Shown are 65 nucleotides from a PDB entry: RNA (U2 snRNA; MINX M3 pre-mRNA).

[PDB]
Context: bound to proteins that are not shown
C1' cells in the first nucleotide's frame, strides 16, 4: 500500500427428513404445512 | 449423485448516486 450510499442477483463454509398410515390446504404434480391412529 | 435452509464473507448489474434542503409548518 484508501473510496460514499441506494435496490437486486450467485457462487463458497456449518446443520435436517427411512415415520407406517388417514383427511385437508397448496402444488401442473410432488414437496412443504396443518389435525388423528 | 442436482436441491431446500439461512448468520457470515465474495463478484456483478442497473451510463444508480453527494451541496440536498426547509419557497412554504408559522395551529396556541
Nucleotide at each position: 500500500a484508501a473510496g460514499u450510499g441506494u435496490a437486486g442477483u450467485a457462487u463458497c463454509u456449518g446443520u435436517u427428513c427411512u415415520u407406517a398410515u388417514c383427511a385437508g390446504u397448496u402444488u401442473a404434480a410432488u414437496a412443504u404445512c396443518u389435525g388423528a391412529u | 449423485a442436482u436441491g431446500a435452509u439461512g448468520u457470515c464473507a465474495u463478484a456483478c448489474u442497473u451510463a444508480u448516486c453527494c451541496u440536498g434542503u426547509c419557497c412554504c409548518u408559522u395551529u396556541u

Keywords: Complex, spliceosome, catalytic activation, splicing. The sample was in a buffer at pH 7.9. Entry title: Human pre-Bact-2 spliceosome (SF3b/U2 snRNP portion). The structure was determined by electron microscopy at 4.5 angstrom resolution and released in 2020. Among the 14 different proteins in the entry, which are not shown, are PHD finger-like domain-containing protein 5A, Splicing factor 3B subunit 3 and Splicing factor 3B subunit 6. It holds a match to the Rfam family "U2 spliceosomal RNA". From the family's description: U2 is a small nuclear RNA (snRNA) component of the spliceosome (involved in pre-mRNA splicing). Complementary binding between U2 snRNA (in an area lying towards the 5' end but 3' to hairpin I) and the branchpoint sequence (BPS) of the intron results the bulging out of an unpaired adenosine, on the BPS, which initiates a nucleophilic attack at the intronic 5' splice site, thus starting the first of two transesterification reactions that mediate splicing. A reference for the family is Zwieb (1997), "The uRNA database", Nucleic Acids Res. The family's RNA type in Rfam is spliceosomal small nuclear RNA.